[PDB]
An RNA structure (LSUa_rRNA_chain_1, nucleotides 459 to 1532) from Leishmania major strain Friedlin, in which 926 nucleotides are resolved. The work is reported in "Structural and mechanistic insights into the function of Leishmania ribosome lacking a single pseudouridine modification" (Rajan et al., Cell Rep, 2024). It holds a match to the Rfam family "Eukaryotic large subunit ribosomal RNA". It comes from the structure "CRYO-EM STRUCTURE OF LEISHMANIA MAJOR 80S RIBOSOME : snoRNA MUTANT". Taxonomically the source falls in Leishmania major (Eukaryota, Discoba, Leishmania, Leishmania). It was solved by cryo-electron microscopy to 2.46 angstroms. The sample was in a buffer at pH 7.6. Among the 73 different proteins in the entry, which are not shown, are Putative 60S ribosomal protein L17, Putative 60S ribosomal protein L9 and 60S ribosomal protein L18a.
Context: one part of a larger RNA, bound to proteins that are not shown
RNA sequence: AAGACAAUGGAAGUACCUCCAUUUCAAGAGCCAGAACCAGCCCUACUGCAUUAUCCUGUCGGGGGUCAAAAUCCGGCGGGCAACGAAGUGCAAGA
RNA sequence: GGGUCUUGGUGAAAUGAGCGGAGUAUUUGAGCUG
RNA sequence: GCACGG
RNA sequence: GCACGCAC
RNA sequence: UCUUCUCCGUGAUGCUCCAUGUUGGCGAUGGAAAUGGGGUGCCCCCACCCGUCUUGAAACACGGACCAAGGAGUCAAACAGACGCGCAAGGGAGGAGAUAUG
RNA sequence: GCCAGUACUUCUCUCGUACUGAAAGGGAGAUGCAAAAUGCAUCUGUGGUGUGCACACGUCAAAUCCGUUUGAUUUGCCCAACACCGACCGGCCCUCCGUGGGUUGCGUUGGAGUGUGCCUGUUUGGACCCGAAAGGUGGUGAACUAUGCCUGAACAAGGUGAAGCCCGGGGAAACCCAGGUGGAGGCCUGUAGCGAUGCUGACGUGCAAAUCGCUCGUAUGAUUUGGGUAUCGGAGCGAAAGACUCAUCGAACCACCUAGUAGCUGGUUCACAUCGAAGUUUCCCUCAGGAUAGCUGGUGCUAGUAGAAGUAUUGUGCGGUAAAGC
RNA sequence: GAU
RNA sequence: ACUUUAAAUGUGCAAACAAACCG
RNA sequence: GCCUUAGCCAACUGCAAGGCCGGAAAGAAAAGAAUUAGAGGCACCAAGUGGGCCUUCUUCGGUAAGCGGAGCAGGCGAUGCGGAAUGAACCGCUUAGGGAUAUGUGGCGUCAAAACUUAUGGGCUCAUUCUCGAUACGU
RNA sequence: AAAGGGUGUUGGUGG
RNA sequence: CCACCGGCCCCGAAAAUGGAUGACGCUUAAGGCCAAUUAGUGAAUGCCCAUUAUUCCUUUGGUAAGGGCGGAAAC
RNA sequence: GGAGAAAGUGUAGCCCUUCCGAUGUAGAUGUGGCCUGGAGGUUAGGACGAAGCUUAUGGCGUGAGCCUAAGAUGGACCGGCCUCUAGUGCAGAUCUUGGU
Repeated sequence: AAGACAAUGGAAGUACCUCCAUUUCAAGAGCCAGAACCAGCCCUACUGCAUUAUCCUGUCGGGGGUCAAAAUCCGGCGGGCAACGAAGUGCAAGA
Repeated sequence: GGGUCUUGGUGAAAUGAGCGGAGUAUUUGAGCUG
Repeated sequence: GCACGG
Repeated sequence: GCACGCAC
Repeated sequence: UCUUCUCCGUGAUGCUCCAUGUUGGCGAUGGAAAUGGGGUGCCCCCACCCGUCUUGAAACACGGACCAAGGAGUCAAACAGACGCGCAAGGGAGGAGAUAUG
Repeated sequence: GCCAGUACUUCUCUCGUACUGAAAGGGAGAUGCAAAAUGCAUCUGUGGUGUGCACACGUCAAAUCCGUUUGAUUUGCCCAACACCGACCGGCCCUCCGUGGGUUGCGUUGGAGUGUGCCUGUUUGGACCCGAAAGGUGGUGAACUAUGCCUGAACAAGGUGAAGCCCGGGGAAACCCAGGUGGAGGCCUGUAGCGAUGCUGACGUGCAAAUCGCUCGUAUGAUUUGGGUAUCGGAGCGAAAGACUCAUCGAACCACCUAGUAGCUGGUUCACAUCGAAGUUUCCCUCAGGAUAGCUGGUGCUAGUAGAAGUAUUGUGCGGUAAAGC
Repeated sequence: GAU
Repeated sequence: ACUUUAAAUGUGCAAACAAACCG
Repeated sequence: GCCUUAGCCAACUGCAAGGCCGGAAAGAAAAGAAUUAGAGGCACCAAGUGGGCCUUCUUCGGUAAGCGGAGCAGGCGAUGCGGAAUGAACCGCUUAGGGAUAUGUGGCGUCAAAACUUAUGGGCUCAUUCUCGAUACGU
Repeated sequence: AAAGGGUGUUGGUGG
Repeated sequence: CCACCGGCCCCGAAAAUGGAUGACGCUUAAGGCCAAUUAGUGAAUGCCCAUUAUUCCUUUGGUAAGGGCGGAAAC
Repeated sequence: GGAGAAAGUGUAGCCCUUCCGAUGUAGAUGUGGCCUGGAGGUUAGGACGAAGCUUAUGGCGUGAGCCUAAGAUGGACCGGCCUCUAGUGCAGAUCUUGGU
């Protein structure tokens, strides 16, 4: 140092040691840190065009239901862009 | 704008729309034109 | 001016 | 008619 | 009408390699500091016993207590191909002799 | 010692420059004329055709301080080489006998050999190392143990009681009944000796490579034992078990041939680098083995885009399975 | 076909 | 199940430089 | 054009074959109208191997077999690595020595990296001595 | 692990 | 209110050491089917893990591909 | 400022730049690849300490290995390089012999 995890083994650290090597000691860049700038690379920023109609909106009639009247729903004809984040539809170029 | 103890460097020939000189115009689109 | 649609 | 393609 | 920036420039009489910032900490010659290597313990993770035959071995398949020294494709002869060398319509001996050499 | 070396050498031998036939034997240029079953003439020369380095002569395309490169291509000659033919030499033939035809050789068509070094592969030898059960030649053993022979030694103590002999009683006879004596036997019980049944006892790295304890067989006989002597290795000996012949026997021991052979089991000693399989085909007294093709490595040769493809498209051929049917 |  | 019919997946050949076309 | 053949045909100015001289040549258009990490051919010398086994889709024998015999392809043998708790052959991927980023198969309650038990999604299910159920190939 | 069952619970078709 | 067909669950379901969704456990699941990516707000990728992919550094080998090698002068 | 600059298969690669591949049993091949005993050459070392032996002695190399340090070890021989040569490399064979 250490339970019973058999022992040995791989990888990556740390505690303690080292009769080993090498390099630095003052104007010195040797060792260990922090911040800045340049090139590159990697992330996040900043984005428009088309398409909407089986749609939007106003009346008329029906049908519905309530304590009465509205709506869900259907058929006539009048208009239209659901357009602040309206589509979660296709393609997108924006330090 | 953020990383590069994921790279190299500090200008010992920095090729840059990014470093320098010169001006203010050039020509890309969008509207509107025969 | 030619193309494109009725 | 042109929603606005092609040339000057 | 709105919308944007434009033109010009540094060859290597440098073939190759290496030498260039800023601010602190530590180090002023020592039982120094620092980096690397070596040793031992510990933690997290990983990890079946070697050789062999076999389709298949960690095997309930064989050999395997420890260490030293020894221990296994060699020599000859015939043929062939590839590669090196000399000479070439020719190439080369062998056995033996001779004299430098007695 | 130097000096088993080095220096020199003929005229021979060997491999090659020519092959072909069983053999007697024969034996290879080109062109032109010509057709001779040994023709004639010349001799600076690829026998021809297709594909085919380099070089020469022109063209085209690309780039270029821009004088030249890099590719493609025409023509000439084509080196090496490959393909298709021809001619000639030797063998064997067919034939209307030629200016013909079919073949065959490990033939020829301006040689490529030979000596030596070195590695890889096939073969014989101990043959990468170690290993049988056997076979053969010549010798040594009968102190173990088998059997015969010569000459010596040995078997306590008891039981039972055969022949021969004596004597009593009965009987006409033949003989019968009884009491003793005697001491026979591959006889009985039991020591020494010689063996070895059971405990399936002890021990089972033993006291011991067969021993110990108790129990048991035989114990005057085809008995046990000392010394001497006689018969052995494909031989001996055997009251016969393939028993025994010196801890060795369905063929002893010693040395040698012998390192016997093994398609079978075990082993086979440094590093890195570039590549990388097969368990299938055919033949084999061939199935645990070989040879052979394939798969793999090494070496190259050749005019670097060519004679390419485990794939489509288009055109053009082949098919009788699934489904269907009776 | 078998059936 | 033997059979007129008959697939998918297959399989042979060709598709301009030693070739082929025109005098 | 043309030369040659002791080939066919009654014959050749036809046919067959071998050559020579010339022409043409989108060097292969348009119609979906190929593509290539597309250099062709030719030799020499030699090793190991000649016991295989598993799976997919076809199958023959067999009552069946982790059984025997075959066809086509891929594997293991000769090979690790990442997953399926574990497994020669399944799934993913195939390998010089090291960083960063992103993925495949498989996952995200703890063991164990990831929803520190996500959602401002919808249904369904209650199971009492092996027991509700929950990763294919697979028992 | 199969046929067959179950008003345990959740839905579908036609009557 | 009937006859039939579904989805989960329950009977049908009986062996030899004590034991196995891998263990613990889980039931507004941590189960089974379906569907998302921060949620009717308004626009391509929630997260984790390889000897794979992309990229950077170093080695090694090629059927490898280019360039330099008359010492410019001065020191 | 300093050094270097080899016409080159292979090295401490002549020097730069660029691109692509890298696993592997049996098996093939390469290597100015490593190591041992002896010969021909060449160049060195040693009583101021050769061979051999010992190791928390580091350094170099992908590796086989090579080289230095210390011995409070030893006491007389021997290293590098180019050629030549072989009885030339051990973990295992119920391997052989000696000792534990």